[PDB]
Context: bound to proteins that are not shown
Molecule: crRNA
Organism: RNA satellites
RNA sequence: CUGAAAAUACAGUGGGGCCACUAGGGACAGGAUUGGUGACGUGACCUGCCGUAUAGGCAG
DNA sequence: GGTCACCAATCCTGTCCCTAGTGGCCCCACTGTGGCGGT
DNA sequence: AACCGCCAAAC
Numbered sequence: 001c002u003g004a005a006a007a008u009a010c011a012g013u014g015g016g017g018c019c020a021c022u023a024g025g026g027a028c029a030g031g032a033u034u035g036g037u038g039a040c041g042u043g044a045c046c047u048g049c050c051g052u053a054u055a056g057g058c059a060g
Numbered sequence: 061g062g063t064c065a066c067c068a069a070t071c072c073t074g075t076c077c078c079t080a081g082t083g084g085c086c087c088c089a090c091t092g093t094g095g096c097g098g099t
Numbered sequence: 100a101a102c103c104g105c106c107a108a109a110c
Stems, first nucleotide, its partner, number of pairs: 009093005015087005021081005028074001031071001034068001036066001046060005094106003098102002
Other pairs, nucleotide, nucleotide, family: 027075cWW030072cWW035067cWW039063cWW040062tWW051053tHS051055tHS
C1' cells in the first nucleotide's frame, strides 16, 4: 500500500404516400505610377586524325 | 560570389422591395440490477 | 416462518 480488491448490457426491427416561387427593374460621373541600376574571367569541354562535307565517325 | 532598390498614395454620392404560405396519419419496447422489520 | 410489502421525486 490509491473512496482499496473483483466485474461481458444484451438479443429483434420497412418512414412512408402527394406537390408550379412567381411577376417588375439604367451603377454612374473624374483620374500622369515615377526616379536609378555592369552576370560572371581560380575556368576542366583541349590537341589532332578520317571524310568532298560546320554531315558523320575516331585517338590520347 | 551573391542578391532579389527606396520615396508616398487606397475616392466622394444614393439605395437593397412588395404578395402569400411552411400539411395531414400512426407510433415511440419488452429483461434483469433492494434493505429491513414482521406476521 | 420465509417471503410478499413499503418506501422517493430535483431541473